Background
An RNA structure (28S rRNA, nucleotides 431 to 1311) from Oryctolagus cuniculus, in which 435 nucleotides are resolved. The entry has 75 different proteins, among them 40S ribosomal protein S17, 40S ribosomal protein S3 and 60S ribosomal protein L11. It was solved by electron microscopy to 2.8 angstroms. It comes from the structure "80S ribosome with angiogenin".
[PDB]
Context: one part of a larger RNA, bound to proteins that are not shown
RNA sequence: GUAAACGGGUGGGGUCCGCGCAGUCCGCCCGGAGGAUUCAACCCGGCGGCGCGGUCCGGCCGUGCCGGCGGGGCGGAUC
RNA sequence: CCCGCUC
RNA sequence: UCGGCGGGGGACCGCCCCCCGGCCGGCGACCGGCCGCCGCCGGGCGCAUUUCCACCGCGGCGGUGCGCCGCGACCGGCUCCGGGACGGCUGGGAAGGCCCCGGCGGGGAAGGUGGCCCGGGGGCCCCGGGUGUUACAGCCCCGCCCCGGCAGCAGCAGCUCGCCGAAUCCCGGGGCCGAGGGAGCGAGACCCGUGCGCCGCGCUCUCCCCCC
RNA sequence: GGGGGGCCGGGCCACCCCUCCCACGGCGCGACCGCUGGGGCGGACUGUCCAGUGCGCCCCGGGCGGGUCGCGCCGUCGGGCCCGGG
RNA sequence: GGGCCACGCGUCC
RNA sequence: AGCGCACGGGGUCGGCGGCGAUGUCGGCUACCCACCCG
Numbered sequence: 001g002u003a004a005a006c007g008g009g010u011g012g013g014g015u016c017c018g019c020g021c022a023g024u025c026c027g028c029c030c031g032g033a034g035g036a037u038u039c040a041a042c043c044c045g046g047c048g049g050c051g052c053g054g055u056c057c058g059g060c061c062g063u064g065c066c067g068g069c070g071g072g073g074c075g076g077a078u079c
Numbered sequence: 080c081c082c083g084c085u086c
Numbered sequence: 087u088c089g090g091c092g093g094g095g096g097a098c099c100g101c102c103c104c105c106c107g108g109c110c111g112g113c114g115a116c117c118g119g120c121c122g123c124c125g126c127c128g129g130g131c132g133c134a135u136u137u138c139c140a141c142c143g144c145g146g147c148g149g150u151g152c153g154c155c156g157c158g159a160c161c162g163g164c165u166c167c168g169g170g171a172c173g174g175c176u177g178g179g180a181a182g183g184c185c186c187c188g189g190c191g192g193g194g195a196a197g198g199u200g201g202c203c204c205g206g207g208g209g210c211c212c213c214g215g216g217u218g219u220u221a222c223a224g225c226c227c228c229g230c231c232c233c234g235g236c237a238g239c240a241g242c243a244g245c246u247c248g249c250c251g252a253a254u255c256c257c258g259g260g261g262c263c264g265a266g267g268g269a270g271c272g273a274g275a276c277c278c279g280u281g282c283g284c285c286g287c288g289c290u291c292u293c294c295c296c297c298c
Numbered sequence: 299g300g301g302g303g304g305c306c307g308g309g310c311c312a313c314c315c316c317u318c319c320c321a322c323g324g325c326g327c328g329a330c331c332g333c334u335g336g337g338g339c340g341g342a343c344u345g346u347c348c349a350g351u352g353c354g355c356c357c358c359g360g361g362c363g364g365g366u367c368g369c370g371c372c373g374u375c376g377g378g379c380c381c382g383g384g
Numbered sequence: 385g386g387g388c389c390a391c392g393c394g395u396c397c
Numbered sequence: 398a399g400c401g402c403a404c405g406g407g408g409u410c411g412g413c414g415g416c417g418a419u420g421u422c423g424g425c426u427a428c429c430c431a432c433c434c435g
Stems, first nucleotide, its partner, number of pairs: 006435008016424003020421002025149005030143002034139003042130010053120001056119003059113004065108004070104007078097002080094005086089001153416005158410003161264011172251004179247002183236003188231007201217007270280002290399001294304005308388001310386002315383002318378003321374011332362003335358006342351003
């Protein structure tokens, strides 16, 4: 040394990569050190949301309706 | 109702 | 001039537009002003046990992960196997064990024990043959003996022969897996907390005693 | 401090006594149906010796067997929330 | 002697 | 009525140990090679 190639399973070696080589942060609470122009609450101004304001007032619109000593434009196989 | 037209 | 025809009114009906008037609704397919409540922003004050930034602990709680390689623990699911113990049934097991052969009595023969007579090995037993009924061994059947009595029992004489478990339970070992991820509980509108909560099992306390 | 023991009432089964109804099995007895020996009556029939064979009615001593009904006794770790009572 | 998924009161049938 | 315990609506640890800067660690896959079965 069973032509090669193939499937499945691992193993080994390379190639590069991870840029791994002392390994997680994120809230809240506690502790001590610090630092601001700083909180709540009131005041003025502006803006927004909502109101069943029990039904605020005024507009606006109606693919709602009625009223007409109305006005017109049309439409009608009504005279 | 009016105007135009044919008898 | 009277009848017919075509055109133009005009009248009516319908529709739409407009001027109104009245309702109905909307403006959450579409609005303004007041008023009230609420929120935010800006600016003032307020000024430090408030508020906020930043730092440390290898601090507590909750969540998420361990860089790589590993290990253990318990819980559950599914399996394979082992060790214990309990019981039911049968011909209400069959046999067997022990009580002199369990006791008495009657038998039966043979894979014939003694005795027996023949043969052969020393030489005092063994080995063949015949006879037969226990003799100095036994085996079988029958009757009474409480199914004769007694343990025991499908027997740890771990194997003499079964079928089982509402008449069945306990313990142990090995292997593989861990999918899913807001299940709520309780103060309840007199309160806002808490993340061991459903079903299911039974603990203790709101009675009193007793021992270590 | 951890393991144990009680609190008091009621009913049931365990044991021994008594006793209902029911189920099932067994033994004994009785009644109702089924089957197969006698006698009489009546009638029919058969046999190449006087013999024989059914049927109808009635009375039976029975024998046999099963069903239905009713007792008596025995059995069941029976059934009745294991009847009820002391 | 051992076990019960048994625990109130009153009233009528 | 409350407190817990749990064979109770699918796993958790409030358990740990190592090695890690110039040669070690990880890299299913994709490069090569080997072996077993197909």